[PDB]
Source information: Method: electron microscopy, resolution 4.72 A. The entry became public in 2025. An RNA from Streptococcus agalactiae: 280 nucleotides with solved positions. The source organism's lineage runs through Bacteria, Bacillota, Lactobacillales, Streptococcaceae and Streptococcus. The PDB entry is titled "Streptococcus agalactiae GOLLD RNA dodecamer". The reconstruction used 66,723 particles. The 2025 paper behind the entry is "Cryo-EM reveals mechanisms of natural RNA multivalency".

Context: one part of a larger RNA
RNA sequence: GCUUAGCACAGAUAAUCCAUAGCGAUAUGGGAAAGCUUUUGUAGGUGUAUCAACAAGAGCGCCAGUGAUGGUCAAUCUAAGCAAACCAAUCUUUAUGUAAUCAGUAAUGGUUACAGCACACGAAGUCAAAGCGCAAUACCAGAGCCAAUCGGUGAGGUGCUGUGUCAGCAGUACGUGCGACGAGUGUGUAGGAGGUAUAAACUGACGAAGUUCAAGGGUGGUACCAAGAGCGGUCAGCAUGUUGUGCAACGCUGGGAGGAUAUCCCAGUCAAACACAACA
Numbered sequence: 001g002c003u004u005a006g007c008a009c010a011g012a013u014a015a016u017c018c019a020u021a022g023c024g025a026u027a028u029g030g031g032a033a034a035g036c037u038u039u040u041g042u043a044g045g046u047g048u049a050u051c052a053a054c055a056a057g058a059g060c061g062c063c064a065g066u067g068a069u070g071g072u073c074a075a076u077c078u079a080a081g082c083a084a085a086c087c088a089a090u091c092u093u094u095a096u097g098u099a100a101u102c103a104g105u106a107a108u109g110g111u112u113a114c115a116g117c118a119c120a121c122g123a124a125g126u127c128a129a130a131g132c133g134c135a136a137u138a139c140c141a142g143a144g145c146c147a148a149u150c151g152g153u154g155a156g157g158u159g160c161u162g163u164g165u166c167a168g169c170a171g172u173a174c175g176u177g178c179g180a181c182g183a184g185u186g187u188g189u190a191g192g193a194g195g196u197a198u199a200a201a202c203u204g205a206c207g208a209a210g211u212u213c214a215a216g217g218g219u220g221g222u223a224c225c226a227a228g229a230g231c232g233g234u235c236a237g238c239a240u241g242u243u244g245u246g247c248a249a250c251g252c253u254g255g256g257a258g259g260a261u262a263u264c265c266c267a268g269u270c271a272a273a274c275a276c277a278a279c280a
Base pairs, nucleotide, nucleotide: 001082002081003080004079005078017030018029019028020027021026035060036059037058038057039056040055041054042053044051062071063070064069091194092193093192094191096115097114098113099112100111101110102109103108116189117188118187119186120185121184125181126180127179132177134175138153139152140151142150143149157174158173160171161170162169163168165260166259202237203236204235205234211230213228216225217224240280241279242278243277244276245275246274251269252268253267254266255265256264257263
Other pairs, nucleotide, nucleotide, family: 001239tSS009010cSS016068cWS022025tHS035210tSS043052tHH045050tHS046049tHS065068tHS089197cWW091195cWW103228tSS103229tHS104107tHS109228cSS110227cSS128171tSS131178cWS137154cWW141151tWS164167tHS173175tHS179180cHS181182cHS210231cWW212229tWW218223tHS219221tHS247273cWW248272tHH249271tHH250270cWW258262tHS
C1' cells in the first nucleotide's frame, strides 16, 4: 500500500527583513526548506561497569532576509487486519572464469591481470565436408613364407563433418589426383530471454541532487573524476477477508515400453494461481 471504528486537522505558529499602517515612537501582514558527523549530562539496563535511547550545544551543505543578518521544530496517528504482486536471486538456454583491490556483514557491485569467442590478413596443409578416377594405417591371439603372409584388435586412438540425449553410427583413411577452411598476427567482444521455492511492507528505474564510503582513471605530481554499494528526496504501480463453483497447469505414487543414466504413454491423486457469484 489497502478494508474496517476514533483525537486529530485546515489557511499553519515562528525566522529575518521588508510591505503596509502609522508625524513618529510604534504596530500588523507577506513561500522558509532540510541531510550527516561530533561534544556535554541522565534514566533504562548492567552484580557494579561496558552500551542503546533520552535532553542540550558545535561543524558542514541548504534555505530565508532587497542588501546586513538569521535558521533545523514541533510533522502526523491508534487497533482486527490483507499483508500482495513486482522481482533483488535460483534453474534452464545462450558468446564467461579465476585472482587482487575498494564500498557494502553475506549477497550485491566497480578498476586491472591472465584465460574464452567473432572479425581483416604471414610463413601451410588433408583428403575434413562438398562432387568424379587410385588403392588399402598403427598395433597384434591364431593360422604365413622362411625371407619376412593373412587377417584380427587401438596404445596416447586419430582427424574432420552429419550427428546422436548418452552408448553408438556412418561420410572415413591413418596416404593420394582436385578445391573448402582450424590455428598464428592485430582489433573487438563480453551480455541477453522463460517461469518456481526460499524470503518480505515495498520492487523497478532516472536526474534530482543532500549525506556519503572510496580504490583506480587521469597523473612526472597535483587538480578532476571519484567508480561502485548504502542512506534521504522523485515517477510507476499492485492493496479487507469467508463460503460456493468453471478451469488448467504444477508436484507425488504404481505400471509399462525405450539397448537405457535420456525420452513417451497409461492409471490413482494434488497443490497453487486464473475467472464468476453470495456473505460479512